[PDB]
Molecule: ROOL RNA
Organism: Enterococcus faecalis JH1
RNA sequence: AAUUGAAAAAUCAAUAGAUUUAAACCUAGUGAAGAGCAUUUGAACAAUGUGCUAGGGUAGUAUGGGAUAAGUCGAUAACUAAAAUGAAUUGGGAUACUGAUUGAUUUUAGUGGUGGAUUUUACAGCAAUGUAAAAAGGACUAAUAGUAAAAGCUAUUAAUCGCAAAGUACUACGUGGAAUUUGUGCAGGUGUAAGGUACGAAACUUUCGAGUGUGACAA
RNA sequence: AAACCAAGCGCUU
RNA sequence: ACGAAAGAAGUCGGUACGAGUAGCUUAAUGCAGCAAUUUAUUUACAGAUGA
RNA sequence: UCUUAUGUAAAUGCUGAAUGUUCAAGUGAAAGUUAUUAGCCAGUAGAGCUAGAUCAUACAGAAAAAGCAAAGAGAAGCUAUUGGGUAGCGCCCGAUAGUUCAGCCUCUUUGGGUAUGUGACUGAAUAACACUGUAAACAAAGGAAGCAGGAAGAAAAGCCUAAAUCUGUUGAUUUUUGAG
Numbered sequence: 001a002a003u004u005g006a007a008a009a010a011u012c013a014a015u016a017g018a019u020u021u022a023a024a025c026c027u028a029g030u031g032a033a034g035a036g037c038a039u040u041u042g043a044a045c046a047a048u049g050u051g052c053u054a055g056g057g058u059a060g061u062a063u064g065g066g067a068u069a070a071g072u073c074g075a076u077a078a079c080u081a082a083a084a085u086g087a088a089u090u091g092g093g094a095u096a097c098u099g100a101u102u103g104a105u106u107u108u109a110g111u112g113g114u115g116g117a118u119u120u121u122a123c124a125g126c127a128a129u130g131u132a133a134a135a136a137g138g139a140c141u142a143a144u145a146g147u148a149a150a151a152g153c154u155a156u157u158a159a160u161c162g163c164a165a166a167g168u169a170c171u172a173c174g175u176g177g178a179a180u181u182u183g184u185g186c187a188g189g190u191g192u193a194a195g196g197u198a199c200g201a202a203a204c205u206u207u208c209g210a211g212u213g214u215g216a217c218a219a
Numbered sequence: 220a221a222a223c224c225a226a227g228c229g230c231u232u
Numbered sequence: 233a234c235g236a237a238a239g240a241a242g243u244c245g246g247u248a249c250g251a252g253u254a255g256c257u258u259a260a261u262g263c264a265g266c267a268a269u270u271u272a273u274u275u276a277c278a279g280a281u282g283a
Numbered sequence: 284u285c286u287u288a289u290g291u292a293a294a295u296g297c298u299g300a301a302u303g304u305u306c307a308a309g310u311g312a313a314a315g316u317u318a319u320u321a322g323c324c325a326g327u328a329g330a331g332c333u334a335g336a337u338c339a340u341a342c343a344g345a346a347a348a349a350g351c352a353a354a355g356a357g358a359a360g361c362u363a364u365u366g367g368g369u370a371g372c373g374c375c376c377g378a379u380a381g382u383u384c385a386g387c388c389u390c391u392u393u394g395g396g397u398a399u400g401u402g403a404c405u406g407a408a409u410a411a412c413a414c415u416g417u418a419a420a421c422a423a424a425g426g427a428a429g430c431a432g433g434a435a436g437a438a439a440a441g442c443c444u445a446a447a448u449c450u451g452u453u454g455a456u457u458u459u460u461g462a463g
Base pairs, nucleotide, nucleotide: 003463004462007459008458009457010456011455012454013453014452016450017449018448019447020446021445022444025056026055027054028053029052036050037049038048039047057173059171060170061169071163073162074161075160078111079110080109081108082107083106084105085104087102088101089100090099091098092097113140114139118135119134120133121132122131123130124129141158142157143156144155145154146153147152174430175429180424181423182422183421184420188415189414190413191412192411195405196404197403198247199245200244201243204239205238206237207236208235209234210231211230212229213228214227248316249315255310256309257308258307260305273294274293275292276291277290278289282285283284318337319336320334321333322332323331324329338400339399340398341397351394352393353392354391355390356389357388359383360382361381362380363379364378365377366376367375368374433443
C1' cells in the first nucleotide's frame, strides 16, 4: 500500500430538546413609538395627533394622447333567419299572369358555457408575479334531436386564429370561521292483510279515418 | 235568396 | 256522430269465493173499472119521420 | 106492408197504468271472506273466541262402555177448530198447529287425538311500502365579527404551524495516525 471495527474536523439529511422571532398580496424599515402624513405658522424648529412607510405585483374606473385589418374588436368559415334575383316542377286562369314545394346566387342580421378559469412543467425574478407549452379531438354543465315518452344512454351545437394599452391620476387586495341555504333520513306518529312476479281496469300519448262547426277562390 | 264542390283548422270519444 | 287500434313509465286493485246471486229494464201471462160520448162489428127490444 | 134517425141490453176486440205472480231474456252488483259453515263479542272488531261442525296433508288411534252435550223422533202437557164411537155429561181416537221440554226414560247420529291451511303464485305480518316529521351526524355553497397574537374563546401565559441559532444522535463523503 487493496480492504476493515473505532476516534478527531467539516458537510449533507432526519429525529428530538432548548432560547429568540412572527405587519391584512410580496421584499425591506420599525417592533408599540422612531420614520411618514395631516393640523397651527409668512416660514424653520418646537408642539398636536395618528400605526404605519417606501418600492414592486394584480384587478377595476374615469382621461386624452398612438400605434394598430383589430373594442364599432378584427380575419375567415359554420348554423339559423329574412327578403330580392333567377329557375324548374305542380296546379289555377281566355290571356297578360299567379298559387304550393325545392334548390342555387346576391345582400342584411344574430350566435359563440364553466374558461381572460384551474393544474403541471420550463424560464426570468429574493418574492408576489409574468411568459411559453401541455392535460385537451379531453372533463363538467346547458340546450336540441333520437331512443317514441320518466330516469338513464347516444349524437349535434357551445368554431378557430390573432391583435390589443404603453404615459398619468384615484381606489381595492388576505386571513378567519358565526349565521344561514340545500341534500342524505334515525326515533316517533299515521295508513295498509306490506313488499316481489304476473294479470286487469281507468286515465294518458301516438297513428288511422269519420262526422260536426268554421272556412271556402272560382264556376 | 238557396244548393254542389278539393283545402286548412278546431271539437267530439 | 265520434270509432277502433298501438304503447314505455306511473296509478289503482284479495284478481278466488260470494255469485251468474239480489235488484232493475222490456214484452206476454194477469187484475179491476171505463167500451152505450154520431158512423170497430153483430144480435135482440122499443121507436120516431116519410111512403 | 116498406124504409129509417135515435134510444136500451149483450158478447168479443181496441186502449192505459201499475202492482202481484210466473217463466223468457239481458244488464248485473254489493257487503263479506287469513281452508269452509254455524253462534257470540261495538268495556278484545280480530291470522279473536267457541263447536270439536266440514274438507285436505303430515300422519294416525279415548279404548267400549258408563256418563255427557247437541240434532231428530217417541213418552208426557197448555190453548184452539172439525169429525167419528157413545141416547147424553164425561172418556177415547182421526186432520191437527202455536207447540212446551225445566226435568226423567227409550231409539238413531256424531264427538271428546297433536299439528298443519296467508291473497292468482310467492312472501312477511314484533316485519315491510307510502305519507309526514326529517333530531343528531355528515357533505356542499355562503360569508359575520375580529385580526401586528402568524391561527383558533383569551389576560399575562399556555397549545398549534413557520423561520433562525445551538447541542446531541443516527446514516453517507473528504483527510489523518494506531491495529488486523